Record summary
An RNA structure, in which 18 nucleotides are resolved. Ions in the entry include calcium.
RNA sequence: GUGUCGCAC
RNA sequence: GUGUCGCAC
Numbered sequence: 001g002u003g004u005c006g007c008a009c
Numbered sequence: 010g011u012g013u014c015g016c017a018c
Stems, first nucleotide, its partner, number of pairs: 001018003005015002007012003
C1' cells in the first nucleotide's frame, strides 16, 4: 500500500 | 466510508 477480517469512529 | 490499532496479503 491493499482488505480478506477483528476493533475503533 | 474512514483509521485510531490489530491481523491478512

Released in 2001, the model rests on X-ray diffraction data to a resolution of 1.4 angstrom.
It comes from the structure "Crystal Structure of an RNA Duplex with Uridine Bulges".
Crystals were grown from: 20mM sodium cacodylate (pH 6.0), 10mM calcium chloride, 100mM sodium chloride, and 10%(v/v) MPD against 50% MPD in the reservoir, VAPOR DIFFUSION, HANGING DROP.